[PDB]
Shown are 102 nucleotides from a PDB entry: RNA. Entry title: Crystal structures of artificially designed homomeric RNA nanoarchitectures.

C1' cells in the first nucleotide's frame, strides 16, 4: 500500500512515572479480503518490515 | 567485550533442499559470573545489539 468495514487515537524494543519527538477526522488504532517489493539467489510455506 | 570452564562449529529471520556470501583450533557454538554503549530524556527492572 488497494477493496469494504470500524471511529480516536497511534509510533520512536516489553512495562510504571514524567517528559521529548513525530503521526491522526485531509480518518490513528482495529478486522476481513487481496497485490507488489524489501530481508544474499531458486523452488515453497511462515514471520518481519515497507509501498 | 571481560573471568572462568567448554571444543567444533557459527553468521545472514524461521523450518525442508540446493547453493552464495562471510566468519571459525590465531577457538566456533554454548553455560556461569561481571561491566560498559546503542535502541529520544531522567528514575527502575526486562529485552535486543553491539564493545
Nucleotide at each position: 500500500g488497494g477493496a469494504c468495514g470500524g471511529g480516536a487515537g497511534c509510533u520512536g524494543a516489553a512495562c510504571c512515572a514524567u517528559c521529548c519527538a513525530g503521526c491522526g477526522a485531509a480518518g490513528a488504532a482495529c478486522g476481513u479480503c487481496c497485490c507488489g517489493a524489501c530481508g544474499g539467489a531458486u523452488g515453497g510455506u511462515u514471520c518481519g518490515u515497507c509501498g
Method: X-ray crystallography, resolution 2.16 A. The entry became public in 2021.